[PDB]
Molecule: tRNA
Organism: Thermotoga maritima MSB8
RNA sequence: GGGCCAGGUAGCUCAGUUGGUAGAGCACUGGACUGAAAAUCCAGGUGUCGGCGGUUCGAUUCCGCCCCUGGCCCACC
Numbered sequence: 001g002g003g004c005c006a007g008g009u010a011g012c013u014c015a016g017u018u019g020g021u022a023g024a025g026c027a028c029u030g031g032a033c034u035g036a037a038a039a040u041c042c043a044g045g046u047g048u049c050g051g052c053g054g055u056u057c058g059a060u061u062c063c064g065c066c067c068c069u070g071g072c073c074c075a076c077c
Base pairs, nucleotide, nucleotide: 002073003072004071005070008067011026012025013024014023050066051065052064053063054062
Other pairs, nucleotide, nucleotide, family: 006069tWW007068cWW009015tWH010011cHS010014tHH010024tHH010046cSS016049tWW019056tWS019058cWS020057tWW023047tWH026046cWH027046cHS028044cWW031041cWW033038tHS033039tWS034036tHS055059tWH056058tHS
C1' cells in the first nucleotide's frame, strides 16, 4: 500500500431500524446544606450520535467520497 467486516453515542465505559422531535452508571456548572469541605437532595449541560455532499418536506438511518481504530485478507507477477 489494496478488499471487507465491524465497531465511531457524552469526559470514560455501552445499548438504540418499520425515516418523525434521543438514553444509563460515575466527573460539570448553579443553588439549598457547611466554620470549610464531602456525602446526599432538587434539578437540569450530559450531544452539530465520525467528516462532507446528495436523495427526501425532513437523514444517526438511504446512497457516494473521505477521517480514525481493530481484525480478517491477499500481500508477486